Released in 2020, the model rests on electron microscopy data to a resolution of 3.3 angstroms. This is an experimental structure of RNA (mRNA), together with DNA, with 90 nucleotides shown. It comes from the structure "E. coli 70S-RNAP expressome complex in collided state without NusG".
Context: bound to proteins that are not shown
RNA sequence: UCAUGUUCACAUAC
RNA sequence: ACACAAACGGCGCGCG
DNA sequence: GTCCTATCGATCTTCGGAAGAGATTCAGAG
DNA sequence: CTCTGAATCTCTTCCCGCGCGCCGTAGGAC
Repeated sequence: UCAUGUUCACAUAC
Repeated sequence: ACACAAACGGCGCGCG
C1' cells in the first nucleotide's frame, strides 16, 4: 500500500 | 377490584 | 315438597303476691 | 238527689354483676 458483500424478511400490547 | 371479624329473648343452675 | 298466609270469627290464658296507690263506685244524708 | 265518706278494680314496682346450659312460625293447598 490493501477494493467489495445479490432480494425480501424481527412478537411479546390491561 | 378497594374496604369488610360473632347477637337477641326466654328457661333454667351457680357465683357471689 | 314447597310456598304462602294466618292466628279459639264452634277455647279457656292459672289460683301460691303484697302493696300501694290511684280511678272509678257506692253510703246516710241535708 | 247527689255530697263527702268509704269500696272494688287495675297498674306498677320489686339488687348488681356474672358465668354457663339449651331452644328458637305452622298449617294448608297446589
Description: The work is reported in "Structural basis of transcription-translation coupling and collision in bacteria" (Webster et al., Science, 2020). The entry has 51 different proteins, among them 30S ribosomal protein S10, 50S ribosomal protein L27 and 30S ribosomal protein S18. The entry also models magnesium and zinc ions. The sample was in a buffer at pH 8.